[PDB]
RNA sequence: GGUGCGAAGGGCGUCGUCGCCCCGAGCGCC
Numbered sequence: 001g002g003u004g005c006g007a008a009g010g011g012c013g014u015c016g017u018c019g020c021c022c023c024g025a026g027c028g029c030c
Stems, first nucleotide, its partner, number of pairs: 001030005009022004
Other pairs, nucleotide, nucleotide, family: 006024cWS006025tHS007024tHS008023tWW012013cHH014017tHS014019tHS015016tHS015017tWS
């Protein structure tokens, strides 16, 4: 880097959010 997963990250607020949204670190192979 790619691929396959994918844990996050960040923004919206309506938040005690309860949360809505976008995006996507790294694990493995060379």
Molecule: VS RIBOZYME SUBSTRATE RNA